An RNA structure (crRNA), in which 24 nucleotides are resolved. The entry also models magnesium ions. The work is reported in "Structural Basis for Guide RNA Processing and Seed-Dependent DNA Targeting by CRISPR-Cas12a" (Swarts et al., Mol. Cell, 2017). It was solved by X-ray diffraction to 3.34 angstrom. Protein in the same entry: CRISPR-associated endonuclease Cpf1. Crystallisation conditions: 50 mM HEPES-NaOH, pH 6.5, 20% (w/v) Polyethylene glycol 3,400, 1.5% (w/v) Tryptone.
[PDB]
Context: bound to proteins that are not shown
């Protein structure tokens, strides 16, 4: 501690679920 976007990540320029956007 990366992400369409969200958690938790290191799972290795991403790992594992999740994700109906817009608009108020």
């Nucleotide at each position: 501690a990366a992400u369409u976007u969200c958690u938790a990540c290191u799972g290795u320029u991403g790992u594992a679920g999740a994700u109906a956007g817009a608009u108020u």